[PDB]
Context: one part of a larger RNA, bound to proteins that are not shown
RNA sequence: AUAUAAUAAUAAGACGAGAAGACCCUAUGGAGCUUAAAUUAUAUAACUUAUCUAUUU
RNA sequence: UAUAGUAUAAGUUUGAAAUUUCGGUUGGGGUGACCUCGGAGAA
RNA sequence: AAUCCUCCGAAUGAUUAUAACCUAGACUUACAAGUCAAAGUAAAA
RNA sequence: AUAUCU
RNA sequence: UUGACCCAGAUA
RNA sequence: UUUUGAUCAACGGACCAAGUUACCCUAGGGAU
RNA sequence: UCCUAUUUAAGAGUUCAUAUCGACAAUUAGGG
RNA sequence: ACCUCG
RNA sequence: UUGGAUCAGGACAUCCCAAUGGUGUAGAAGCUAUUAAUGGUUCGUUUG
RNA sequence: CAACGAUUAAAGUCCUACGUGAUCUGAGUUCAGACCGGAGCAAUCCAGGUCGGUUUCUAUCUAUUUACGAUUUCUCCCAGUACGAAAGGACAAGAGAAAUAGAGCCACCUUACAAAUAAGCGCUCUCAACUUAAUUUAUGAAUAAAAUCUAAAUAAAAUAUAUACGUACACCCUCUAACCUAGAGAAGGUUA
Numbered sequence: 001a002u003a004u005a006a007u008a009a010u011a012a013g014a015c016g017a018g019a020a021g022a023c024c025c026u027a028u029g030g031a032g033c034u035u036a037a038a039u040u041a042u043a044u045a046a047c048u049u050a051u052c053u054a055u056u057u
Numbered sequence: 058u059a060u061a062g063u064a065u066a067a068g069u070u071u072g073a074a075a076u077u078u079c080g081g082u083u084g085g086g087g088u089g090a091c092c093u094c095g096g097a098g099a100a
Numbered sequence: 101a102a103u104c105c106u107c108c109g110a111a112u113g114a115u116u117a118u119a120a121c122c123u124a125g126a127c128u129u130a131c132a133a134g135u136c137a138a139a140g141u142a143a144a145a
Numbered sequence: 146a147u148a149u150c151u
Numbered sequence: 152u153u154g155a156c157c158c159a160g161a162u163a
Numbered sequence: 164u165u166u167u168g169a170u171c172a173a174c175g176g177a178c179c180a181a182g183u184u185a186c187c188c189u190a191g192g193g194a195u
Numbered sequence: 196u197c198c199u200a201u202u203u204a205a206g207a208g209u210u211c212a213u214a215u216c217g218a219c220a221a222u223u224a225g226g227g
Numbered sequence: 228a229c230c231u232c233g
Numbered sequence: 234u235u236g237g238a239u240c241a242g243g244a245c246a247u248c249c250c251a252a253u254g255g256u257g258u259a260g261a262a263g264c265u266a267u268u269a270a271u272g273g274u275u276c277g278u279u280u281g
Numbered sequence: 282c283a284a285c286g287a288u289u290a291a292a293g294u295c296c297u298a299c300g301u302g303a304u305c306u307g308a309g310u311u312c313a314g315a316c317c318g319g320a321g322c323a324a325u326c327c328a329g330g331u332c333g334g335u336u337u338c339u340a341u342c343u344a345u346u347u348a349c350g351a352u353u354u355c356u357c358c359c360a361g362u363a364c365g366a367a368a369g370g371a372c373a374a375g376a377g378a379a380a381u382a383g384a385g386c387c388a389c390c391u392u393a394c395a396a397a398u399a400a401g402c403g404c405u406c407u408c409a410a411c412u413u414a415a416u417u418u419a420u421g422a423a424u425a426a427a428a429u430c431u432a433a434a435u436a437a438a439a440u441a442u443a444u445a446c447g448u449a450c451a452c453c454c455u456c457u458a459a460c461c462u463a464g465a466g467a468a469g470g471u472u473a
Stems, first nucleotide, its partner, number of pairs: 008346003012343003016338003023193005029188002031184004037077004045070006052062004080092004084232004093110001095108004113150002120141002125136003131175001158168004196227004201221002206216002234308005240300001241297005248273002252267005275287005314332002317329001318327003348448003351381007364369001382407005390401004409444001416438004458472004
C1' cells in the first nucleotide's frame, strides 16, 4: 500500500528458458599434426659373411 | 683358386612406418632465469 | 622465530705426526639420512 | 698429540 | 659439504 | 676379502621420450 | 596525476592581497 | 627480474 | 567491452530560460558569485 | 570517434550492470577458409595487416497499458530616447508574429480507399498561483543612535516550483433483436 477473479496488450525484473558457444585454469585425461623427442624398425633399398649352386685354378 | 649367382641365417647401412611422452616456480606474453645444501642480517 | 626479503660460497681442496676395533648414555629426526661420546681392548709413546 | 683446516 | 635402492664394476 | 660407480642439480633420484593444435575432444574448476 | 569545494595569503593586478587571479602549504574534504 | 599490454 | 536506434527515470556539481550581490560595472558588451532542476538542450560531413 | 561545416535562446555535466539486444542493430571479444609482413627445420605462431563468415524464445509470475490549467525565439513600440565627448546604445510596461510541445478536428487543400472514410503535407485551441530563496526595503530593541531587513517581537516586495484554487467526470441502468462516427471480446450509444 492493499475486496475477489477473468479477457486483450507491453517486455523493466524473475542473474527469465533452451544449444555440442565464448574466455581462462586444472588432470602425472585424450586425440590430430610436425619433427632435429626417446625407443624400435626382415616396408623398401643396398652391401658383407655364412648356407646352397654351378662353374672355375 | 677364382668368379658369378642365392626359397635361408647373422650382421651393416639407409628409413616406409610403429609406439610413447610433453616436470615445477614463473599478471598476458616474450624472455631470462630459478628447483639441493651451507654461512650472514632482518630477529 | 614470516618474506617473491638482502648478501657469500659448495658440489671443495689443502695439510699432514695416518687418526683402530669395540661399547654406556644422549642429540637431531615423520621415515630415511646426519651428529657427540665415557669405559674396555689394540696400535703407538 | 688429536688429523689440522670448517 | 651432497645422492638412497636396484643394477653394473675392481680385487683377493 | 676389500673397495669404486651421477650438474641421477627436476638434487627422496622414472633405466631410456621434444614441438604444435585457430580442426580439436573429455572430465571438471573458475570468471563472465 | 589533474581537477572540484573550502583554510591560509607571499606575490599579480599602474596605485591596491582577496573586481579578477594567486606560489609554499593546510582539508578524516570529495572525484576522476 | 626485465622489452611489452590491461 | 563499447557505438547507434527506441523509450527514457533520476541527481544538481545550471548550458539556455527566471530572480539577485559585487566589479578594475558610464551605456552595450563582459568577468565573478548566490538561489533555482522549470521545460528545453538541432541537422550534417568525414568513421576510428 | 577525432577534427570540421552550418545553425541555435542553449547545443550542460553526470547516475540508471554500453540505463535499455526474451524491443532492434554495427564493431570488438574471435575462432573453422584465405592471403601478405615477420618468426620457426617443420607442424604452426603473432593481445601484426586485410577479405569472407548462422542465437533462438509461442509471456507462467511481478510490474505496466484513459484528462488537464505552455514553453521559447524574433519584429514592432518605448526609441537612436536613458547613458555617452563621440562611437555606440539599453531597461521595465505594451502590441504582433512565428517555432516546438500537448490536446483536438475535416469547411478547405493534399494523399489514398479509382466507397459514404482515414490521414498530414491541412485547420483550431492552450490559463490561473493561496502560499516561498538568494536578495532588497520599512518600523525597531538588546546596544545612551536622527543606529541595525529581525535564527528579536514585526510590515512588505521579490525565481523556478505547486493544486490551496478551478475545468472535466457525476445520472444509475431497458435490452429478443437490428443498427452505430462505440468496439478485439465484453462493455457503451441509438430505436418516429

Solved structure of RNA (16S rRNA (1584-MER), nucleotides 2141 to 2676) from Mus musculus, 473 nucleotides shown. The reconstruction used 55,461 particles. The entry is indexed under mitochondria, ribosome, large subunit, assembly intermediate. Ions in the entry include magnesium and zinc. Method: electron microscopy, resolution 2.85 angstroms. The entry became public in 2025. The PDB entry is titled "Mouse mitoribosome large subunit assembly intermediate bound to NSUN4, METRF4, GTPBP7 and the MALSU1-L0R8F8-mt-ACP complex, State C1 (SAMC knock-out)". It holds a match to the Rfam family "Bacterial large subunit ribosomal RNA". Its Rfam clan is "LSU clan". A reference for the family is Yusupov et al. (2001), "Crystal structure of the ribosome at 5.5 A resolution", Science. Gene Ontology terms of the family: structural constituent of ribosome and ribosome.